[PDB]
């Protein structure tokens, strides 16, 4: 150096085009027991711009494209993972 295989929200993790701008959990914010913590509990739970909040646009590792539509198809570029980088 090649070849094959992968890159998901804080975090694990499921996730093969059309109710996936996201399960589900954890973990955090908030509440309630407590003398005060924890730990049991119970409510929520993206960023960001744009509008006026109607609500809409972007991003699944970046970035170009097929497509009516893409986190799922396709390149490019990096990163990792594996394998093989031999006989003289």
């Nucleotide at each position: 150096g090649g070849u094959g295989a992968g890159g998901u929200g804080u975090c694990c993790g499921a996730g093969u085009g059309g109710c996936u701008g996201a399960a589900g959990g954890a973990g955090c914010a908030c509440g309630c027991c407590u003398g005060g913590a924890a730990a049991g509990u119970g409510u929520g739970u993206a960023u960001a711009c744009g509008g006026c909040a109607a609500c809409g646009u972007a991003u699944c590792g970046g970035g170009g494209g097929u497509u009516c539509g893409u986190a799922u198809c396709c390149c490019c570029c990096c990163c990792u993972c594996a394998c093989c980088g031999c006989c003289a």